RNA sequence: GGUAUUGCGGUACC
RNA sequence: GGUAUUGCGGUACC
Numbered sequence: 001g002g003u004a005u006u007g008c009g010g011u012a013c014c
Numbered sequence: 015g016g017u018a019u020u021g022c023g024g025u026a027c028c
Base pairs, nucleotide, nucleotide: 001028002027003026004025005024006023007022008021009020010019011018012017013016014015
C1' cells in the first nucleotide's frame, strides 16, 4: 500500500 | 433509524 474488520468522529441524502 | 461516502486510529491477512 490492497482487501476485510473494528473504536471515536466528519459529510451528503432519506 | 437507514444508504452512500469520508478523517484519525486498532486488529487480521496479502